[PDB]
RNA sequence: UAAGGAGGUGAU
RNA sequence: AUCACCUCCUUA
Numbered sequence: 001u002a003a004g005g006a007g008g009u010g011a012u
Numbered sequence: 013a014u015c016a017c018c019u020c021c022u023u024a
Base pairs, nucleotide, nucleotide: 001024002023003022004021005020006019007018008017009016010015011014012013
Other pairs, nucleotide, nucleotide, family: none
C1' cells in the first nucleotide's frame, strides 16, 4: 500500500 | 446491508 475478517463510531 | 474513520488479525 491493497484485499479479507473482528469490535467500535458517524452517516445512506 | 452499503460507505467512511479508528483499533486489531491474516495474505501479498
Shown are 24 nucleotides from a PDB entry: RNA. It was solved by X-ray diffraction to 2.6 angstrom.